[PDB]
RNA sequence: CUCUCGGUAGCCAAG
RNA sequence: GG
RNA sequence: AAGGCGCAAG
RNA sequence: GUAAAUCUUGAG
RNA sequence: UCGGGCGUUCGACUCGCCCCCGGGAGACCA
Repeated sequence: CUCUCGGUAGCCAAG
Repeated sequence: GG
Repeated sequence: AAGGCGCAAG
Repeated sequence: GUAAAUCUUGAG
Repeated sequence: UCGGGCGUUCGACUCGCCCCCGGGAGACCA
RNA backbone atom coordinates (compact mmCIF):
# COMPACT_ATOMS: atom_id res chain seq x y z
P C A 1 -1.38 3.76 3.58
O5' C A 1 -1.14 2.81 2.31
C5' C A 1 -0.68 3.34 1.07
C4' C A 1 -0.67 2.26 0.00
C3' C A 1 -1.91 1.37 0.00
O3' C A 1 -2.98 1.98 -0.72
C1' C A 1 0.00 0.00 0.00
P U A 2 -4.48 1.77 -0.20
O5' U A 2 -4.77 0.25 -0.58
C5' U A 2 -4.92 -0.17 -1.94
C4' U A 2 -5.29 -1.64 -2.00
C3' U A 2 -6.45 -2.07 -1.11
O3' U A 2 -7.70 -1.83 -1.73
C1' U A 2 -4.64 -3.55 -0.78
P C A 3 -8.99 -1.49 -0.84
O5' C A 3 -9.30 -2.87 -0.08
C5' C A 3 -9.96 -3.93 -0.76
C4' C A 3 -9.89 -5.23 0.01
C3' C A 3 -10.68 -5.26 1.31
O3' C A 3 -12.05 -5.50 1.09
C1' C A 3 -8.54 -6.17 1.69
P U A 4 -13.15 -4.90 2.10
O5' U A 4 -12.91 -5.72 3.46
C5' U A 4 -13.21 -7.11 3.54
C4' U A 4 -12.62 -7.69 4.81
C3' U A 4 -13.14 -7.03 6.08
O3' U A 4 -14.40 -7.54 6.45
C1' U A 4 -10.80 -7.19 6.21
P C A 5 -15.52 -6.55 7.01
O5' C A 5 -15.29 -6.60 8.59
C5' C A 5 -15.34 -7.84 9.28
C4' C A 5 -14.43 -7.84 10.50
C3' C A 5 -14.79 -6.84 11.57
O3' C A 5 -15.87 -7.33 12.35
C1' C A 5 -12.45 -6.91 11.27
P G A 6 -16.87 -6.31 13.08
O5' G A 6 -16.07 -5.88 14.39
C5' G A 6 -15.69 -4.53 14.60
C4' G A 6 -14.60 -4.47 15.64
C3' G A 6 -14.56 -3.19 16.45
O3' G A 6 -15.34 -3.33 17.64
C1' G A 6 -12.43 -3.59 15.51
P G A 7 -16.18 -2.10 18.21
O5' G A 7 -15.05 -1.11 18.79
C5' G A 7 -14.21 -1.50 19.89
C4' G A 7 -13.17 -0.44 20.19
C3' G A 7 -13.74 0.87 20.74
O3' G A 7 -12.98 1.33 21.86
C1' G A 7 -12.50 1.30 18.76
P U A 8 -13.60 1.31 23.33
O5' U A 8 -15.10 1.83 23.13
C5' U A 8 -15.42 3.22 23.12
C4' U A 8 -16.79 3.47 23.72
C3' U A 8 -17.00 2.88 25.11
O3' U A 8 -16.46 3.72 26.12
C1' U A 8 -18.83 2.30 23.75
P A A 9 -15.05 3.34 26.76
O5' A A 9 -15.21 3.83 28.28
C5' A A 9 -15.98 3.08 29.20
C4' A A 9 -16.01 3.80 30.54
C3' A A 9 -15.22 3.12 31.65
O3' A A 9 -14.40 4.09 32.34
C1' A A 9 -17.53 3.37 32.28
P G A 10 -12.96 4.56 31.82
O5' G A 10 -11.92 3.68 32.67
C5' G A 10 -10.52 3.88 32.50
C4' G A 10 -9.72 2.67 32.96
C3' G A 10 -9.98 1.39 32.17
O3' G A 10 -9.13 1.28 31.03
C1' G A 10 -10.24 0.96 34.49
P C A 11 -9.71 0.73 29.63
O5' C A 11 -9.84 -0.84 29.88
C5' C A 11 -8.68 -1.67 30.00
C4' C A 11 -9.06 -3.07 30.47
C3' C A 11 -10.04 -3.83 29.58
O3' C A 11 -9.39 -4.46 28.48
C1' C A 11 -10.76 -3.98 31.82
P C A 12 -10.16 -4.66 27.09
O5' C A 12 -11.33 -5.70 27.44
C5' C A 12 -11.03 -7.09 27.59
C4' C A 12 -12.28 -7.94 27.77
C3' C A 12 -13.35 -7.78 26.70
O3' C A 12 -13.02 -8.51 25.52
C1' C A 12 -14.37 -7.76 28.81
P A A 13 -13.59 -8.06 24.10
O5' A A 13 -14.62 -6.88 24.42
C5' A A 13 -15.81 -6.70 23.66
C4' A A 13 -17.03 -7.17 24.43
C3' A A 13 -18.35 -6.70 23.85
O3' A A 13 -18.87 -7.70 22.99
C1' A A 13 -18.21 -6.02 26.11
P A A 14 -19.63 -7.31 21.64
O5' A A 14 -21.14 -7.12 22.13
C5' A A 14 -22.01 -8.24 22.29
C4' A A 14 -23.41 -7.82 22.70
C3' A A 14 -24.12 -6.85 21.77
O3' A A 14 -24.65 -7.52 20.63
C1' A A 14 -24.47 -6.21 24.01
P G A 15 -24.71 -6.80 19.20
O5' G A 15 -25.54 -5.45 19.44
C5' G A 15 -26.97 -5.44 19.58
C4' G A 15 -27.47 -4.11 20.13
C3' G A 15 -27.41 -2.93 19.17
O3' G A 15 -28.53 -2.93 18.29
C1' G A 15 -26.57 -2.27 21.28
P G B 1 -32.77 3.18 11.98
O5' G B 1 -33.12 3.96 13.33
C5' G B 1 -32.21 3.92 14.43
C4' G B 1 -32.27 5.20 15.25
C3' G B 1 -33.64 5.53 15.83
O3' G B 1 -33.48 6.06 17.15
C1' G B 1 -32.87 7.35 14.62
P G B 2 -33.40 5.10 18.43
O5' G B 2 -33.85 6.05 19.63
C5' G B 2 -33.11 7.22 19.99
C4' G B 2 -33.93 8.17 20.85
C3' G B 2 -34.87 7.53 21.86
O3' G B 2 -34.84 8.26 23.09
C1' G B 2 -36.11 8.95 20.42
P A C 1 -28.60 6.17 31.20
O5' A C 1 -29.19 5.02 30.26
C5' A C 1 -28.75 3.67 30.41
C4' A C 1 -28.53 2.99 29.07
C3' A C 1 -27.34 2.04 29.03
O3' A C 1 -27.69 0.79 29.57
C1' A C 1 -27.34 3.38 27.08
P A C 2 -26.83 0.12 30.74
O5' A C 2 -27.46 -1.35 30.82
C5' A C 2 -28.64 -1.67 30.08
C4' A C 2 -28.76 -3.17 29.85
C3' A C 2 -28.05 -4.07 30.85
O3' A C 2 -28.74 -4.09 32.09
C1' A C 2 -27.76 -4.91 28.66
P G C 3 -27.94 -4.32 33.47
O5' G C 3 -27.69 -5.90 33.44
C5' G C 3 -26.44 -6.45 33.82
C4' G C 3 -26.10 -7.68 32.98
C3' G C 3 -24.79 -8.33 33.38
O3' G C 3 -25.03 -9.35 34.32
C1' G C 3 -24.69 -7.75 31.10
P G C 4 -24.44 -9.21 35.80
O5' G C 4 -22.91 -9.66 35.59
C5' G C 4 -22.62 -10.98 35.14
C4' G C 4 -21.20 -11.13 34.61
C3' G C 4 -20.09 -10.56 35.48
O3' G C 4 -19.82 -11.39 36.60
C1' G C 4 -19.69 -9.95 33.25
P C C 5 -19.34 -10.75 37.99
O5' C C 5 -17.86 -10.23 37.67
C5' C C 5 -16.80 -11.14 37.39
C4' C C 5 -15.55 -10.41 36.94
C3' C C 5 -14.99 -9.41 37.94
O3' C C 5 -14.29 -10.05 38.99
C1' C C 5 -15.00 -8.42 35.81
P G C 6 -14.46 -9.50 40.49
O5' G C 6 -13.81 -8.04 40.41
C5' G C 6 -12.39 -7.91 40.26
C4' G C 6 -11.99 -6.50 39.88
C3' G C 6 -12.30 -5.43 40.92
O3' G C 6 -11.31 -5.41 41.94
C1' G C 6 -13.01 -4.68 38.80
P C C 7 -11.72 -5.17 43.48
O5' C C 7 -12.15 -3.63 43.52
C5' C C 7 -11.22 -2.61 43.13
C4' C C 7 -11.92 -1.27 43.07
C3' C C 7 -12.74 -0.95 44.31
O3' C C 7 -11.91 -0.48 45.36
C1' C C 7 -14.04 -0.50 42.39
P A C 8 -12.54 -0.27 46.82
O5' A C 8 -13.44 1.03 46.54
C5' A C 8 -13.49 2.16 47.40
C4' A C 8 -14.81 2.14 48.14
C3' A C 8 -14.84 1.12 49.28
O3' A C 8 -15.23 1.74 50.52
C1' A C 8 -16.76 0.92 47.93
P A C 9 -15.88 0.92 51.74
O5' A C 9 -17.43 0.89 51.34
C5' A C 9 -18.28 2.02 51.59
C4' A C 9 -19.67 1.57 52.02
C3' A C 9 -19.72 0.71 53.29
O3' A C 9 -20.84 1.09 54.09
C1' A C 9 -20.65 -0.49 51.47
P G C 10 -21.53 0.12 55.17
O5' G C 10 -22.62 -0.66 54.27
C5' G C 10 -23.72 -1.35 54.85
C4' G C 10 -23.50 -2.86 54.86
C3' G C 10 -22.81 -3.40 56.11
O3' G C 10 -23.65 -4.33 56.81
C1' G C 10 -21.96 -4.41 54.13
P G D 1 -15.61 -11.31 65.49
O5' G D 1 -15.29 -9.94 64.73
C5' G D 1 -15.83 -8.70 65.17
C4' G D 1 -14.75 -7.63 65.22
C3' G D 1 -13.76 -7.64 64.06
O3' G D 1 -14.26 -6.84 63.00
C1' G D 1 -12.60 -7.44 66.14
P U D 2 -14.11 -7.28 61.47
O5' U D 2 -12.52 -7.20 61.21
C5' U D 2 -11.89 -5.96 60.96
C4' U D 2 -10.61 -6.18 60.16
C3' U D 2 -10.87 -6.55 58.71
O3' U D 2 -11.14 -5.45 57.88
C1' U D 2 -9.15 -7.93 59.62
P A D 3 -12.16 -5.61 56.65
O5' A D 3 -11.46 -6.69 55.71
C5' A D 3 -10.38 -6.31 54.87
C4' A D 3 -9.68 -7.52 54.28
C3' A D 3 -10.50 -8.34 53.30
O3' A D 3 -10.61 -7.68 52.05
C1' A D 3 -9.25 -9.77 54.70
P A D 4 -11.92 -7.87 51.14
O5' A D 4 -11.82 -9.40 50.69
C5' A D 4 -10.77 -9.86 49.83
C4' A D 4 -10.64 -11.37 49.91
C3' A D 4 -11.80 -12.14 49.32
O3' A D 4 -11.69 -12.23 47.90
C1' A D 4 -11.28 -13.05 51.43
P A D 5 -12.95 -11.91 46.97
O5' A D 5 -13.90 -13.17 47.23
C5' A D 5 -13.50 -14.46 46.78
C4' A D 5 -14.30 -15.55 47.46
C3' A D 5 -15.81 -15.46 47.28
O3' A D 5 -16.22 -15.94 46.01
C1' A D 5 -15.35 -15.86 49.54
P U D 6 -17.01 -14.96 45.01
O5' U D 6 -18.57 -15.31 45.26
C5' U D 6 -19.21 -15.00 46.47
C4' U D 6 -20.10 -16.17 46.87
C3' U D 6 -21.48 -15.69 47.24
O3' U D 6 -22.36 -15.86 46.15
C1' U D 6 -20.60 -17.17 48.93
P C D 7 -23.37 -14.70 45.71
O5' C D 7 -24.76 -15.28 46.26
C5' C D 7 -25.99 -14.58 46.06
C4' C D 7 -26.33 -13.70 47.25
C3' C D 7 -26.27 -12.21 46.96
O3' C D 7 -27.53 -11.76 46.45
C1' C D 7 -25.06 -12.68 48.95
P U D 8 -27.75 -11.45 44.89
O5' U D 8 -29.06 -10.52 44.87
C5' U D 8 -29.91 -10.37 46.02
C4' U D 8 -29.77 -9.01 46.70
C3' U D 8 -28.67 -8.09 46.17
O3' U D 8 -29.16 -6.75 46.04
C1' U D 8 -28.41 -8.37 48.50
P U D 9 -29.82 -6.25 44.66
O5' U D 9 -29.64 -4.65 44.74
C5' U D 9 -30.25 -3.89 45.78
C4' U D 9 -29.26 -2.96 46.46
C3' U D 9 -28.68 -1.85 45.59
O3' U D 9 -29.56 -0.74 45.50
C1' U D 9 -26.93 -2.90 46.78
P G D 10 -29.63 0.15 44.17
O5' G D 10 -28.25 0.96 44.17
C5' G D 10 -28.14 2.25 44.77
C4' G D 10 -26.69 2.70 44.93
C3' G D 10 -26.03 3.25 43.68
O3' G D 10 -26.44 4.59 43.40
C1' G D 10 -24.52 1.83 44.82
P A D 11 -26.40 5.18 41.90
O5' A D 11 -24.85 5.53 41.68
C5' A D 11 -24.24 6.62 42.37
C4' A D 11 -22.72 6.55 42.30
C3' A D 11 -22.12 6.72 40.91
O3' A D 11 -22.01 8.10 40.56
C1' A D 11 -21.06 4.91 42.03
P G D 12 -22.20 8.58 39.04
O5' G D 12 -21.08 7.77 38.22
C5' G D 12 -19.69 8.12 38.31
C4' G D 12 -18.81 7.09 37.61
C3' G D 12 -19.08 6.92 36.12
O3' G D 12 -18.41 7.94 35.39
C1' G D 12 -18.82 4.79 37.15
P U E 1 -22.81 10.81 30.44
O5' U E 1 -21.71 11.41 29.44
C5' U E 1 -20.32 11.38 29.78
C4' U E 1 -19.63 10.14 29.21
C3' U E 1 -19.89 9.88 27.72
O3' U E 1 -18.65 9.87 26.97
C1' U E 1 -20.19 7.88 29.04
P C E 2 -18.54 10.43 25.47
O5' C E 2 -18.81 9.13 24.55
C5' C E 2 -17.97 8.78 23.42
C4' C E 2 -18.12 7.32 23.02
C3' C E 2 -18.19 7.00 21.52
O3' C E 2 -17.46 5.79 21.25
C1' C E 2 -20.06 6.09 22.59
P G E 3 -16.69 5.51 19.86
O5' G E 3 -15.46 6.53 19.92
C5' G E 3 -14.53 6.48 20.99
C4' G E 3 -13.31 7.32 20.68
C3' G E 3 -13.58 8.61 19.91
O3' G E 3 -13.98 9.65 20.79
C1' G E 3 -11.90 7.44 18.81
P G E 4 -15.07 10.74 20.33
O5' G E 4 -14.28 11.61 19.24
C5' G E 4 -13.20 12.46 19.64
C4' G E 4 -12.54 13.12 18.44
C3' G E 4 -13.45 13.98 17.56
O3' G E 4 -13.72 15.25 18.15
C1' G E 4 -12.14 12.62 16.19
P G E 5 -15.18 15.90 18.02
O5' G E 5 -15.19 16.46 16.52
C5' G E 5 -14.31 17.51 16.15
C4' G E 5 -14.12 17.57 14.64
C3' G E 5 -15.35 17.95 13.83
O3' G E 5 -15.59 19.36 13.88
C1' G E 5 -14.28 16.13 12.81
P C E 6 -17.09 19.92 13.77
O5' C E 6 -17.49 19.65 12.25
C5' C E 6 -16.82 20.33 11.19
C4' C E 6 -17.23 19.76 9.85
C3' C E 6 -18.73 19.70 9.62
O3' C E 6 -19.25 20.97 9.26
C1' C E 6 -17.80 17.64 9.02
P G E 7 -20.67 21.44 9.83
O5' G E 7 -21.67 20.93 8.69
C5' G E 7 -22.49 19.80 8.89
C4' G E 7 -22.67 19.06 7.58
C3' G E 7 -24.09 18.56 7.36
O3' G E 7 -24.82 19.47 6.55
C1' G E 7 -22.61 16.72 7.36
P U E 8 -26.37 19.75 6.83
O5' U E 8 -27.07 18.36 6.45
C5' U E 8 -27.10 17.89 5.09
C4' U E 8 -27.76 16.52 5.01
C3' U E 8 -29.11 16.42 5.69
O3' U E 8 -30.14 16.92 4.85
C1' U E 8 -27.80 14.60 6.37
P U E 9 -31.35 17.73 5.53
O5' U E 9 -32.15 16.57 6.30
C5' U E 9 -33.17 16.90 7.22
C4' U E 9 -33.29 15.86 8.32
C3' U E 9 -33.88 16.48 9.57
O3' U E 9 -35.28 16.64 9.53
C1' U E 9 -32.03 15.09 10.15
P C E 10 -35.89 18.11 9.73
O5' C E 10 -35.22 18.59 11.11
C5' C E 10 -35.55 19.84 11.72
C4' C E 10 -35.73 19.67 13.22
C3' C E 10 -34.67 18.81 13.91
O3' C E 10 -33.54 19.56 14.33
C1' C E 10 -36.82 18.03 14.52
P G E 11 -32.10 18.85 14.31
O5' G E 11 -32.22 17.66 15.37
C5' G E 11 -31.98 17.87 16.77
C4' G E 11 -32.13 16.58 17.56
C3' G E 11 -31.17 15.45 17.17
O3' G E 11 -29.92 15.58 17.84
C1' G E 11 -33.37 14.60 17.34
P A E 12 -28.56 15.15 17.10
O5' A E 12 -28.73 13.57 16.91
C5' A E 12 -28.76 12.69 18.04
C4' A E 12 -27.91 11.46 17.81
C3' A E 12 -26.41 11.73 17.68
O3' A E 12 -25.70 10.67 18.30
C1' A E 12 -27.17 10.68 15.73
P C E 13 -24.90 10.95 19.66
O5' C E 13 -24.26 9.52 20.01
C5' C E 13 -22.92 9.21 19.64
C4' C E 13 -22.77 7.75 19.27
C3' C E 13 -23.53 7.33 18.02
O3' C E 13 -22.75 7.62 16.88
C1' C E 13 -23.92 5.75 19.77
P U E 14 -23.42 7.94 15.46
O5' U E 14 -24.29 6.65 15.14
C5' U E 14 -23.71 5.42 14.72
C4' U E 14 -24.79 4.35 14.67
C3' U E 14 -25.73 4.48 13.47
O3' U E 14 -25.90 3.20 12.87
C1' U E 14 -26.99 4.49 15.49
P C E 15 -25.09 2.84 11.55
O5' C E 15 -25.60 3.92 10.47
C5' C E 15 -26.79 3.69 9.71
C4' C E 15 -27.05 4.79 8.69
C3' C E 15 -25.81 5.39 8.03
O3' C E 15 -25.36 4.56 6.96
C1' C E 15 -27.25 7.13 8.73
P G E 16 -23.83 4.59 6.50
O5' G E 16 -23.70 6.00 5.77
C5' G E 16 -24.28 6.24 4.50
C4' G E 16 -23.83 7.58 3.95
C3' G E 16 -22.33 7.84 4.04
O3' G E 16 -21.63 7.19 2.99
C1' G E 16 -23.46 9.70 4.86
P C E 17 -20.20 6.54 3.29
O5' C E 17 -19.22 7.81 3.27
C5' C E 17 -19.08 8.59 2.09
C4' C E 17 -18.44 9.94 2.36
C3' C E 17 -17.03 9.88 2.94
O3' C E 17 -16.08 9.65 1.91
C1' C E 17 -18.31 11.42 4.17
P C E 18 -14.79 8.76 2.20
O5' C E 18 -13.85 9.77 3.02
C5' C E 18 -13.31 10.93 2.39
C4' C E 18 -12.71 11.88 3.41
C3' C E 18 -11.71 11.26 4.37
O3' C E 18 -10.43 11.08 3.79
C1' C E 18 -13.22 12.54 5.60
P C E 19 -9.56 9.82 4.27
O5' C E 19 -9.11 10.22 5.76
C5' C E 19 -8.22 11.31 5.98
C4' C E 19 -8.25 11.78 7.43
C3' C E 19 -7.61 10.82 8.42
O3' C E 19 -6.20 10.93 8.38
C1' C E 19 -9.67 11.59 9.29
P C E 20 -5.26 9.65 8.62
O5' C E 20 -5.33 9.47 10.21
C5' C E 20 -4.85 10.48 11.09
C4' C E 20 -5.13 10.11 12.54
C3' C E 20 -4.77 8.68 12.92
O3' C E 20 -3.38 8.56 13.21
C1' C E 20 -6.96 9.14 13.67
P C E 21 -2.60 7.21 12.85
O5' C E 21 -3.07 6.21 14.02
C5' C E 21 -2.72 6.44 15.38
C4' C E 21 -3.50 5.49 16.27
C3' C E 21 -3.34 4.01 15.95
O3' C E 21 -2.13 3.46 16.48
C1' C E 21 -5.63 4.51 16.24
P G E 22 -1.34 2.32 15.67
O5' G E 22 -2.10 0.97 16.08
C5' G E 22 -2.05 0.51 17.43
C4' G E 22 -3.06 -0.60 17.62
C3' G E 22 -2.93 -1.77 16.67
O3' G E 22 -1.80 -2.60 16.98
C1' G E 22 -5.20 -1.19 16.91
P G E 23 -1.11 -3.50 15.84
O5' G E 23 -2.16 -4.70 15.67
C5' G E 23 -2.48 -5.54 16.78
C4' G E 23 -3.63 -6.46 16.46
C3' G E 23 -3.44 -7.33 15.23
O3' G E 23 -2.58 -8.41 15.53
C1' G E 23 -5.60 -6.45 15.19
P G E 24 -1.58 -8.92 14.40
O5' G E 24 -2.53 -9.71 13.39
C5' G E 24 -3.26 -10.86 13.82
C4' G E 24 -4.25 -11.29 12.76
C3' G E 24 -3.66 -11.45 11.36
O3' G E 24 -2.98 -12.69 11.22
C1' G E 24 -5.63 -10.22 11.20
P A E 25 -1.58 -12.75 10.46
O5' A E 25 -2.01 -12.76 8.91
C5' A E 25 -2.84 -13.80 8.43
C4' A E 25 -3.68 -13.36 7.24
C3' A E 25 -2.91 -13.00 5.98
O3' A E 25 -2.51 -14.16 5.29
C1' A E 25 -4.57 -11.38 6.35
P G E 26 -1.20 -14.19 4.37
O5' G E 26 -1.58 -13.30 3.10
C5' G E 26 -2.67 -13.66 2.25
C4' G E 26 -3.03 -12.51 1.34
C3' G E 26 -1.90 -12.06 0.44
O3' G E 26 -1.82 -12.90 -0.69
C1' G E 26 -2.90 -10.17 1.43
P A E 27 -0.39 -13.23 -1.34
O5' A E 27 0.15 -11.79 -1.79
C5' A E 27 -0.54 -11.03 -2.79
C4' A E 27 0.06 -9.64 -2.98
C3' A E 27 1.57 -9.62 -3.09
O3' A E 27 1.93 -9.80 -4.44
C1' A E 27 0.91 -8.04 -1.47
P C E 28 2.50 -11.22 -4.91
O5' C E 28 3.46 -10.77 -6.11
C5' C E 28 3.02 -10.73 -7.46
C4' C E 28 4.12 -11.28 -8.35
C3' C E 28 4.31 -12.78 -8.23
O3' C E 28 3.41 -13.48 -9.08
C1' C E 28 6.41 -11.74 -8.01
P C E 29 2.57 -14.72 -8.51
O5' C E 29 3.71 -15.76 -8.08
C5' C E 29 4.48 -16.45 -9.06
C4' C E 29 5.56 -17.27 -8.39
C3' C E 29 5.09 -18.09 -7.19
O3' C E 29 4.17 -19.18 -7.51
C1' C E 29 7.04 -17.00 -6.58
P A E 30 4.57 -20.59 -8.14
O5' A E 30 5.19 -21.42 -6.91
C5' A E 30 4.42 -21.72 -5.76
C4' A E 30 5.34 -21.86 -4.55
C3' A E 30 4.64 -22.21 -3.25
O3' A E 30 4.68 -23.62 -3.04
C1' A E 30 5.86 -20.19 -2.97
Source information
The RNA (T-RNA (76-MER)) has 69 modelled nucleotides. Crystallisation conditions: Tris, PEG 400, pH 7.5, VAPOR DIFFUSION, HANGING DROP, temperature 293K. Method: X-ray diffraction, resolution 2.4 A. The entry became public in 2007. It holds a match to the Rfam family "tRNA". Its Rfam clan is "tRNA clan". Gene Ontology term of the family: triplet codon-amino acid adaptor activity. For this family Rfam cites "The tertiary structure of tRNA and the development of the genetic code" (Hou, Trends Biochem Sci, 1993). Rfam's curators write: Transfer RNA (tRNA) molecules are approximately 80 nucleotides in length. The family has 954 seed sequences and 5,335,975 matches in Rfam 15.1. The 2007 paper behind the entry is "Structural basis for recognition of cognate tRNA by tyrosyl-tRNA synthetase from three kingdoms". Entry title: Crystal structure of the ternary complex of yeast tyrosyl-tRNA synthetase.